[PDB]
The RNA (sc1) has 35 modelled nucleotides. Primary citation: Vasilyev et al., Proc.Natl.Acad.Sci.USA (2015), "Crystal structure reveals specific recognition of a G-quadruplex RNA by a beta-turn in the RGG motif of FMRP". Method: X-ray crystallography, resolution 2.8 angstroms. The entry became public in 2015. The depositors describe the entry as "Crystal structure of the complex between human FMRP RGG motif and G-quadruplex RNA, cesium bound form".
Context: bound to proteins that are not shown
RNA sequence: GCUGCGGUGUGGAAGGAGUGGCUGGGUUGCGCAGC
Repeated sequence: GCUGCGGUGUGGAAGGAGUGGCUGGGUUGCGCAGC
C1' cells in the first nucleotide's frame, strides 16, 4: 500500500458489505484474517 469475513455494537435478537450511511454510533468506527 492492497484485500477478505453481518464477524462487533450504549439496537446487533427478527437486517446488509453500505442500493439507508450527509439519519446516528461512523469521513464505514471496532475485531479477526490474508497478500